[PDB]
Context: bound to proteins that are not shown
RNA sequence: UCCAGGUCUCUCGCGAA
RNA sequence: UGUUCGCGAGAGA
Numbered sequence: 001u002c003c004a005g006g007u008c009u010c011u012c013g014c015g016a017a
Numbered sequence: 018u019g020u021u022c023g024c025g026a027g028a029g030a
Stems, first nucleotide, its partner, number of pairs: 007030011
C1' cells in the first nucleotide's frame, strides 16, 4: 500500500463449454 | 434463446 467482514436462498448481470 | 459450469452484484431471512 493492499487484503480482511458468516450461513443460505432467490434474482439480475457478465464470461465460458 | 435452452441447458450445464464459473464470476460479480442486489435483496431477503